Context: bound to proteins that are not shown
RNA sequence: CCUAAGAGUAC
DNA sequence: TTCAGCAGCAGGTACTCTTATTCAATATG
DNA sequence: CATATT
DNA sequence: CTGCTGCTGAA
Numbered sequence: 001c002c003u004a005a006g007a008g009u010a011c
Numbered sequence: 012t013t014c015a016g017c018a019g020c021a022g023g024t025a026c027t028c029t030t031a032t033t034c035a036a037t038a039t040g
Numbered sequence: 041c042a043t044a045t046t
Numbered sequence: 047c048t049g050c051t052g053c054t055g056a057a
Base pairs, nucleotide, nucleotide: 003031004030005029006028007027008026009025010024011023012057013056015054016053017052019050020049021048022047035046036045037044038043039042040041
C1' cells in the first nucleotide's frame, strides 16, 4: 500500500 | 380437445474509526 | 540453508 | 427474506 471484517455517525 | 419435467443469492446515501493479513509444508540446488 | 510448487 | 423463462410431443 491492497483486501476482508467489525464497530459505529446522520438520514 | 388436452397437460409435467428446473434452478440460481445480492441487496440506499454519505462519513468516522479499529484490526488482521495477504497459504503453510516439503523437496532441491 | 533459502526458494519453487501443491 | 424477494424476484423470472421457454414446449412439444404424444392422446
Notes: An RNA, together with DNA: 57 nucleotides with solved positions. The 2026 paper behind the entry is "Stepwise transcription stalling by the anti-cancer drug Actinomycin D and insights into short tandem repeat transcription inhibition". It comes from the structure "The structure of 2 ACTD bound to RNA polymerase II elongation complex with 3 CTG repeats". The entry has 13 different proteins, among them DNA-directed RNA polymerase II subunit RPB4, DNA-directed RNA polymerase II subunit RPB11 and DNA-directed RNA polymerase II subunit RPB2. The sample was in a buffer at pH 7.5. Released in 2025, the model rests on electron microscopy data to a resolution of 2.92 A.